[PDB]
Context: bound to proteins that are not shown
């Protein structure tokens, strides 16, 4: 100074085509 | 104006 999973969706910030 | 993609954060929802 940090410890706490698997996900979906959306919003936001920043960066690209 | 209209798409499309990326990285981070947040809320909600299921367990």
């Nucleotide at each position: 100074c940090c410890a706490g999973g698997u996900c979906u969706c959306u919003c936001g910030u920043c960066c690209g085509g | 104006g209209c798409c499309c993609g990326g990285a981070c954060g947040a809320g909600a929802g299921a367990c």